28S ribosomal RNA, nucleotides 9 to 432; 5.8S ribosomal RNA, nucleotides 2 to 158 from Plasmodium falciparum 3D7: 576 nucleotides with solved positions. NCBI's taxonomy places the organism under Eukaryota, Apicomplexa, Haemosporida, Laverania, Plasmodium falciparum. It comes from the structure "High-resolution cryo-EM structure of the Plasmodium falciparum 80S ribosome bound to RACK1 and E-tRNA". The entry has 75 different proteins, among them 60S ribosomal protein L36, Large ribosomal subunit protein eL22 and Large ribosomal subunit protein eL42. An Rfam search finds the family "Eukaryotic large subunit ribosomal RNA" in it. On this family, see Yusupov et al., Science 2001: "Crystal structure of the ribosome at 5.5 A resolution". Go et al. published it in Structure in 2025: "Antimalarial drug artemisinin stabilizes PfRACK1 binding to the ribosome".
[PDB]
Context: one part of a larger RNA, bound to proteins that are not shown
RNA sequence: UGAUGUUAGGAGGGCAAAUCCGCCGAAUUUAAGCAUAUAAUUAAGCGGAAGAAAAGAAAAUAACUAUGAUUCCUUUAGUAACGGCGAGUGAACAAGGACCAGCUCAAACGGUUAAUCCUUCGUUUGGUGCAAACCUUUCGACGGAAUUGUCGUUGAAUUAUUCCAUGAAUGCCUUUAAUUUGAGCAAAGUGAGCAGGAAUGCUUCCCCAUAGAGGGUGAAAGGCCCAUAGUUCUUUUUAAUUUAUUCAUUGGAAUUUUUCAUGUCGAGUCGUGUUCUUUGAGAUUGGAGCACUAAUACGUGUGAUACAUUUCACAUAAAGCUAAAUAUAUGUAGGAGACCGAUAGCAAACAAGUACCGUGAGGGAAAGAUGAAAUAGUACUCAGGAAUGAGCAAUUAAAUAGUACCUGAAAUCGUUAAGAUGGA
RNA sequence: AGCACAGUCUUAACGAUGGAUGUCUUGGUUCCUACAGCGAUGAAGGCCGCAGCAAAAUGCGAUACGCAAUGAAAAUUGCAGUGAC
RNA sequence: UGAAUCAUCAGAAUGCUGAAUGUAAACUACACCAAUUCCCU
RNA sequence: GGGAAUAGUGGUACUCCUACAGAAAA
Numbered sequence: 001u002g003a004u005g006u007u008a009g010g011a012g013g014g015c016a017a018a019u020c021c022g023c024c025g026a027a028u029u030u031a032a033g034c035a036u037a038u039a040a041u042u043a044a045g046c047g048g049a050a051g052a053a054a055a056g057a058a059a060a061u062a063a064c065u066a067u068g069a070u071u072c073c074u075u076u077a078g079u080a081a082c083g084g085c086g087a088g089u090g091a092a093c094a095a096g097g098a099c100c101a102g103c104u105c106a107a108a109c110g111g112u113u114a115a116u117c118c119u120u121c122g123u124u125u126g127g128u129g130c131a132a133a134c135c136u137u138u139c140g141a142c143g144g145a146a147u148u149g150u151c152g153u154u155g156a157a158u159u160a161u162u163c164c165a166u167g168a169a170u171g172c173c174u175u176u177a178a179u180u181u182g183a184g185c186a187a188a189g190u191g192a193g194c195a196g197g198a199a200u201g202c203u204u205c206c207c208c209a210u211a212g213a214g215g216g217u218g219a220a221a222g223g224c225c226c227a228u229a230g231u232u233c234u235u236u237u238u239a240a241u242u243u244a245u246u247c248a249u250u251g252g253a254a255u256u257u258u259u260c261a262u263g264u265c266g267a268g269u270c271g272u273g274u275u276c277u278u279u280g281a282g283a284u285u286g287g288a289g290c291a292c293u294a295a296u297a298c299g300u301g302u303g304a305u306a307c308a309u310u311u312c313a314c315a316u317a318a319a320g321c322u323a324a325a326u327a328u329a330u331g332u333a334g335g336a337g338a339c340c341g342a343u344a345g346c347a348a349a350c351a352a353g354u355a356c357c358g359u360g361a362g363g364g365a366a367a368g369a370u371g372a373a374a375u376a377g378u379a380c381u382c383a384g385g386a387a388u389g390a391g392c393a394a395u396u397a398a399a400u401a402g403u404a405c406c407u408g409a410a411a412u413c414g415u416u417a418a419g420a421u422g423g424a
Numbered sequence: 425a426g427c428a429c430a431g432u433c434u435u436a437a438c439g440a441u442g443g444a445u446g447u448c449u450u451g452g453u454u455c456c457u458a459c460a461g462c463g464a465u466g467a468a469g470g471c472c473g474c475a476g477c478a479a480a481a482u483g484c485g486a487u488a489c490g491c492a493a494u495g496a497a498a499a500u501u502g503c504a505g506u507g508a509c
Numbered sequence: 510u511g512a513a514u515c516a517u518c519a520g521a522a523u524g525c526u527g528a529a530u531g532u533a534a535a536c537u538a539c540a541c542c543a544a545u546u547c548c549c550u
Numbered sequence: 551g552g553g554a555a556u557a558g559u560g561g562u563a564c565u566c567c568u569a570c571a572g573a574a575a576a
Stems, first nucleotide, its partner, number of pairs: 001574001004571002007569006014462002019050001020048004030037001034084001060067002071098004081089002102321003105266001109152002116145003120141003126135002155260003160255006167247003175240004182233002185230001189205001190221001191204001193202002206223002208212001214226003271292007299316005330460008339452002356363002368448002377405001380391004406446001412440010469526003472485003476503002491520001493517004499506002531539002540562004544556006
Other pairs, nucleotide, nucleotide, family: 002573cWW003572cWW006561cWS014467tSS017049tHH018051cWW018328cSS019327cSS020053tSS024044tWW025043tHS026042tWH027040tHH029038cWW031086cSS036086tWW037087tWS050052cSS051327tWS051328tSS052326tWH055070cSS056069cSS057101tWS057102tHS057322tWH058068tHS059300tWS059315cSS062064cWS062313tWS063303tWS069324tWW070325tWW076093tHS077092tHH078079cWS078090tHS080090tHS083086tHS083087tHS091280tHS098325cSS099324cSS101322tWS101323tHS108153cWW111149cWW114146tWS114149tHS115150cWW158257cWH159256cWW166249cWH171243tSS173174cWS174241cWH181234cWW186229tHS187208cHS188222tSS192203tWW196198tHS196219tWS197218tSS198218tSS210229cSS211228cWS213227tWS217221tWH267295tHH268269cHS269294tWH269318cSS270293tHS278285cWW279281tHS305306cHS340344cSS341449tHS342349tWS342368tHS342449tWH344349tWH345451tSS345452tSS348352tSS351480tSS352366tHH353354cHS353364tWS354365tWH355364tHS370374tWW370401cSS371373tHS371376tHS371398cWS372397tHH376395cSS376401tWW377402tSS379393tWS384386tHS384387tHS395399tWH396398tHS407445cWW408443tWS408444tHS409443tHS410442tHS411441tHS463528tWS464530cWH466527tWS466528tHS467529tHH468527tHS473488tSS474488cSS482489cWW485486cWS492518tWS497513tWS498508tWS498510tWW498512cHS510512tHS533536tHS
């Protein structure tokens, strides 16, 4: 310093995408043709995350009596601008709202003592559990990392007022209001008559309603059943209200009175030339490749037409983190509609991405209904080898409701009757 | 016991074939609300099995159409069987 | 009423595969390392 | 500490981080 190590402890890999982040990248089409333009910074392709992601605390506007991190809604506005200035394209500031939040590193300062961090093995407290298990809580040791830089401060002192944290034992946890989960209870006719296979119908006699939502029950039910209005209990967490008494350190902080010190501020970066893309951006809006390559706060950058010499205003690039207001053709659950009604509606109301087709990538249908009840699905007899038919025989309210079972149109065909009939 | 020519075309009545029409609907479709990932502690997908008699779909995994535990609580049933009494 | 059945679902159990991860794959083919598990006390 | 059973069970990819181990080079 590198290789090595089935050394001890750990991480990445694949699936899914509606909303989100990065790259790559067309043509159809329009211009009444077509090459710049448009389609489009889109489709297809390749990567990466979360319940949201991304953005974000000014190298920002403005030119006013000035505002003040990001996001989104209303408007600015089809406006300023771009364009074979043709077809076409197209932002920003101010104004009114939703929400509302601010911070860290690097660089200054700390050397009579790296203050910092991690692994492994020990111990010491109180609560919650039936158990499993979990939460809280100081103090050690050995070993290692680190001065090729961890941690503290946020210029450093002095002066007064005030605020914050930490230790003990004797007590104190009541009452109430709102959000949540799961249960219990929950009024009033199964009265006459008609017709019916059967009342939930009609007539008539009563009634309940903080309940006349919906479903079920042999035909339309507020009083036949489940539930519905309402109310009681229960679990979740969060607001008020109810008591803290005595004593004992140690360290922090804000402002004020005075003293002395003006330190630091992100480099092969910013910028310029040149080439290609992209933008509303025009003697170039952002990005990228190559060449050249800064200054030090009096410096650097912006102020929408290319230069030189100047004034003024605003800000402080080249490191980082961060809720809310926004989105959701995906997955899962819940609710609803002047929507469709089996050739409609999803391809699929049925053992549907199924049967079947293609070597493969892929393609992809048809098909719902007996009856209130089969816990009524057709017993018996005769003919026939059998299928099947018939009945003096049989279920039902009904079988011309018999399982190819509600209703049962037209095209097409059978039977009986009545008519017409010298190449439509 | 007897009488209608045959074919073709027209009208009515009763039938055959077919599945239109009306009625029905444990299905679709759109909107609104709420929540949101899974995987080496082996996922999504694939295959093979499991019942007394058992093909599909549905459910499960050598404990295999279901074990234990907790809440209800008498039957499940095509036969055979299993259930507090 | 831990029993027949329904619901809930926290314990136990969960074949061969698949990122598939010992080497392979129209193979139930072939390695190296530790023998491994259970009962009573 | 005694008994019993079974050819049955587990581990071994690649890349990477922290710790450790010795060897090798300077």